[PDB]
Context: one part of a larger RNA, bound to proteins that are not shown
C1' cells in the first nucleotide's frame, strides 16, 4: 500500500514509553497541512539541461631567508647603535662603520642659505617641524615565493631478441600443365635462305597445397584477441621464403617513398639530469564574530579576457561652516520649439528677361 | 525680319521642410555671491592597503538597425551585480519596501476583498449582453447609449395601396441593326400629372417589363448629416483544454462616487545585544544620561575560539582509574566551554607568556576501506 517533486522547515492529531497526583513534563514516531527548485565554482545572469564531487577515513595549499618602506609597542635622545671577532661565552669587550641634527647647484663652489642671469621689483628648491636600535605586524625587491598542471628545450647515456635494410652461413617450395632456344635425320638451295617430323626442357610461364600475404562480407567493439575469428581471395622456381649469428643509433640510421619503421611509444626513441623549465591560461584556496564597504569608467599599452596613472573602497592624521539641500542675487548659452532675413530644398499665382519649337 | 503644342531667370504675393540653416528662443543644468534650518564632517589634503578596468535590465533623450530583436553604441537616472521581505500566477534587472535578535500583539505600503485564498456576494447612478471583459490593422455594418444642431409634417408628413408614361426617336453612329443598346456626341425637345434623345433584363431589333417625375386612399411623425461611450466581424498551427493561474462570473465585468476591511522582515507595542556621536559628572571611567545606527560579494579595518609543542612544572591531576572512543544534561552571541553514565587500560596538564607542518567538502587532488 488513493497518492506526485531537493524530502526539509512552521502547526498538528493520534500512538508507544519513562516521570510526576493526572495540570499538557521528557523521549521516540509522525497522519493531515502553510511555504519551499541542492552545494561549489564561473558568471550579466544559474533550479538549471553549465564545471566538480559514489561515500568514509587519513594527507593537501600564502611559507622561509634578506634588505627596504610604513605602523603599533619598548630602551635612549641632539644622540642612537654595534658589525666580523675576542670571551671565563645570552655577561663583558671591540664604535670598524651606519643612519641623524643643512641644504642649494651639473659641478667648482657657497652655506641658512643657495641657484637662476650682467642683476633681479623677482622666481625654484631649503630654514625654522627628533633622530635611532630592537620586537610584532601591513606590503615591496631578489629567490620556486599560495598550491597542482603543460606542448616543448639542453646534456649524458640504454636499445636493430620487434620492426627496415644489408653481411655470412643453413634449409623449404605436395601434384598437374604448357612447351622457348637448341639437336638429329629428312625435303630444299650453287651455298645460305626456307621447310617437316622427331627430340628437348625456357621462362620475374600457366592451375593449384605446404609456405608467404591481406582483397570482400559477417561476427567481435567492458573480445576468445590492446588487430583476431569464419568463408570467400593474391602469390606459390622467384624482385621468393625461413633458421641462427653479425653490421647500420637518436636532428641519427633504414625507407621499391606512406613521414613509413627503429621493444603495444616516432613530423624526431627510451631512460636519467637541468628542473619545482614557464603557463599574463584553467581549477582549488581549511575556525568564529563586530564596523564599513567598490568598480565594470577615462587615458595609455604588439593592448584588447594582461597591465599602469587617475576615478570608485578602507584605515590613519590634520584643516577652514569647508560640503550638501532650499530662499533670494550675479551670469553665459543657442537645445526643445518656432521661424524662413541668411545657407539650401519646395509649390502655386503676378510680372516677366532669356531659352526651345515652328518662322525669314 | 516672322512666331509659339513649350521650358524660364530676376522681383513682388501667398505655403512648407533642415543634425552640419538661425534677423528668434524657454524649461531644467552648470558656475559664482549672500541667508537661515538640518545633516554623527557629510568637504579638502597627506599617508598605509586594495580592489575593479567582461557589466545587465528598466525610464527619458540620441546615433545605427527596419521608428526589427532579451539587437548595437554614448549621454543621465533607478534596481541587479553586492538586498532578502510583499504584489505581478510562475517571473536577477518592473511596482511597494531597505532583514541587529526575540514575540500565537496592534497599525499601513503595493496589491487585493465569490471559492481554491486572508479581507465588501459592501452602498449608490450608469453602460455591456460580446464570456467583450480574458490578445491585434487597414476596412465593413439599421447593434445599442448619450449631445448639439438641420430638412419635411395634420394646408395630410415617411412607409404602404388606387391612377398618368409615347414622341422628333429607326439618330444617325461601320450605321450589319443598333430603337436608349460592342459603338459618337449634342443633351434640346411634342402634350400632359410627367415622361428619360434613356436606369437594366434581354437582343440580327425594336418586343413586353418596369422604375426615373407628378394626382387619389391612409391619420402621427419621418428622413439623412455631424460628435461621442460602450460592443460585432476583419481572426489560420502544428503533445493536450492551453490568448482570465483555475473554479466558475452577466456582475465575482468597465466608468464614477463613498466608507469599511485584508495585505510586507515598512511603522508601532514589550523584551534583549552590540557600534558611534554630544553631554551628567564618576576620569583607574559608569551609569538612568542623551542622540542615532547595525542587508552586502572583491576588499579594507577590529576582536576572538580551538589544535601540537616550549618555560611556570621535581609544580598540579591521574589504577579510589589518564588519553582516546561513545551516550546524556547544563551553559555562551560565535569559533567552543563544562559535568557526568559506559568503554578503556597510563598517562594529561591549570595560569599567564612563547613559537606554528595550527583547523578541508570540493581542486576529473593523493592512499586506504566500503
Nucleotide at each position: 500500500a488513493c497518492a506526485a517533486g531537493c524530502a526539509g522547515u512552521g502547526g498538528g492529531a493520534g500512538c508507544a514509553c519513562g516521570c510526576u497526583u493526572a495540570g499538557g513534563c521528557g523521549u521516540g514516531u509522525g497522519a493531515c497541512u502553510g511555504c519551499g527548485u541542492a552545494c561549489c565554482u564561473u558568471u550579466u545572469g544559474u533550479a538549471u539541461a553549465a564545471u566538480g564531487g559514489g561515500u568514509c577515513a587519513g594527507c593537501g595549499a600564502c611559507u622561509u631567508a634578506u634588505a627596504u618602506u610604513c605602523u603599533g609597542u619598548a630602551g635612549c635622545a641632539a644622540g642612537g647603535u654595534u658589525a666580523a671577532c675576542c670571551g671565563a661565552a645570552u655577561a663583558g669587550g671591540g664604535g670598524a662603520g651606519c643612519c641623524g641634527a643643512a641644504g642649494g647647484g651639473a659641478a667648482a663652489c657657497c652655506g641658512a642659505g643657495u641657484c637662476u642671469u650682467a642683476a633681479c621689483u623677482g622666481g625654484g628648491c631649503g630654514u625654522u617641524a627628533a633622530g635611532u636600535u630592537g620586537c610584532a605586524g601591513g606590503g615591496u625587491a631578489u629567490a620556486g615565493a599560495c598550491c597542482c598542471g603543460a606542448a616543448a628545450c639542453c646534456c649524458g647515456g640504454u636499445g636493430a631478441u620487434c620492426u627496415a635494410g644489408c653481411c655470412a652461413u643453413g634449409g623449404g617450395c605436395a601434384g598437374g600443365u604448357u612447351g622457348a632456344a637448341g639437336g638429329u635425320u629428312g625435303g630444299g638451295u650453287a651455298a645460305c635462305a626456307c621447310u617437316a617430323a622427331c627430340u628437348g626442357g625456357a621462362g620475374g610461364a600457366c592451375c593449384g597445397a605446404a609456405c608467404c600475404g591481406a582483397c570482400u562480407a559477417a561476427u567481435g567493439u567492458u573480445g576468445a584477441a590492446a588487430a583476431a575469428u569464419u568463408a570467400g581471395c593474391g602469390g606459390a622456381u622467384g624482385a621468393c621464403u625461413u633458421g641462427u649469428g653479425g653490421c647500420u643509433g637518436g636532428g641519427g640510421g633504414u625507407g621499391a617513398a606512406a613521414g613509413g619503421c627503429c621493444a603495444a611509444u616516432c613530423a624526431a626513441a627510451c631512460c636519467g639530469g637541468g628542473a619545482g623549465a614557464u603557463a599574463g591560461c584553467u581549477g582549488g584556496u581549511u575556525c568564529u564574530c563586530c564596523c564599513c564597504g567598490a568598480a565594470a569608467g577615462c587615458u595609455a599599452u604588439u593592448u584588447a579576457g594582461g597591465u599602469a596613472g587617475c576615478g570608485c573602497c578602507u584605515c590613519g592624521u590634520g584643516a577652514a561652516u569647508u560640503c550638501a539641500u532650499c530662499u533670494c542675487c550675479g551670469g553665459g548659452g543657442g537645445u526643445a520649439g518656432a521661424g524662413c532675413a541668411c545657407u539650401g530644398u519646395u509649390u502655386c499665382g503676378g510680372c516677366a528677361a532669356g531659352g526651345g519649337g515652328g518662322u525669314c | 525680319a516672322c512666331u509659339u503644342a513649350c521650358c524660364a531667370a530676376c522681383c513682388c504675393g501667398a505655403u512648407g521642410c533642415a543634425a552640419a540653416c538661425u534677423g528668434c528662443g524657454a524649461a531644467u543644468a552648470c558656475c559664482g555671491g549672500a541667508g537661515a534650518a538640518u545633516g554623527u564632517u557629510a568637504u579638502c589634503a597627506c599617508g598605509g592597503g586594495a580592489g575593479a578596468c567582461a557589466c545587465a535590465c528598466g525610464g527619458c533623450g540620441g546615433g545605427u538597425g527596419c521608428u526589427a530583436a532579451c539587437g548595437u553604441c554614448c549621454g543621465u537616472c533607478g534596481u541587479g551585480a553586492a538586498g532578502a521581505g510583499g504584489g505581478a500566477a510562475a517571473c536577477a534587472a518592473c511596482c511597494c519596501a531597505g532583514a541587529c535578535c526575540g514575540c500565537c500583539a496592534g497599525c499601513u505600503a503595493a496589491g487585493g476583498u465569490c471559492c481554491c485564498a486572508a479581507a465588501g456576494u459592501c452602498a449608490u447612478g450608469g453602460u455591456u449582453a460580446a464570456g467583450u471583459g480574458g490578445g491585434a490593422a487597414a476596412c465593413g455594418a439599421u447593434g445599442u447609449g448619450g449631445g448639439a444642431a438641420g430638412g419635411c409634417c395634420c394646408a395630410g408628413a415617411c412607409a404602404g395601396c388606387c391612377a398618368g408614361g409615347a414622341u422628333g426617336u429607326u439618330g444617325g453612329c461601320u450605321u450589319a441593326g443598333a430603337a436608349g443598346c460592342a459603338g459618337c456626341c449634342a443633351u434640346c425637345a411634342u402634350u400632359u400629372a410627367a415622361a428619360g434623345a434613356a436606369a437594366g433584363c434581354g437582343u440580327a431589333a425594336u418586343a413586353g417589363c418596369u422604375c426615373a417625375c407628378u394626382g387619389g386612399u391612409c391619420g402621427a411623425g419621418u428622413c439623412g448629416g455631424c460628435c461621442u461611450g460602450c460592443g460585432c466581424g476583419g481572426a489560420a498551427g502544428a503533445u493536450g483544454u492551453a490568448a482570465c493561474g483555475g473554479g466558475g462570473c452577466u456582475a465575482a465585468a468597465c466608468c464614477a462616487u463613498g466608507c469599511a476591511c485584508c495585505g510586507a522582515a515598512g511603522c508601532u507595542g514589550c523584551g534583549g545585544c552590540a557600534g558611534c556621536g554630544a553631554c551628567g559628572c564618576u576620569u583607574a571611567u559608569g551609569c538612568g544620561u542623551u542622540g542615532u545606527u547595525g542587508g552586502g560579494u572583491a576588499g579594507g579595518g577590529g576582536a576572538g575560539c580551538g589544535u601540537u609543542c616550549u618555560g611556570u612544572a621535581a609544580g598540579c591531576c591521574u589504577g579510589c582509574g589518564a588519553a582516546g572512543g561513545u551516550g546524556u544534561g547544563c551553559u555562551g552571541u560565535g569559533a567552543g566551554g563544562c559535568a557526568u553514565g559506559c568503554u578503556g587500560g597510563a598517562g594529561g596538564u591549570a595560569u599567564c607568556a612563547g613559537a606554528a607542518g595550527u583547523g578541508c567538502g570540493a581542486a576529473u587532488g593523493c592512499u586506504g576501506a566500503c